[PDB]
RNA sequence: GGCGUGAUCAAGUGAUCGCGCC
Numbered sequence: 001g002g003c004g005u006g007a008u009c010a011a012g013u014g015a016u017c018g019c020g021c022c
Stems, first nucleotide, its partner, number of pairs: 001022009
C1' cells in the first nucleotide's frame, strides 16, 4: 500500500471503523 470480515445507511451493491495477511 491492496484486499476479505462484522455493524450501519441506502438501494449507489459503494462508503466508514476494528482486525488480519504479504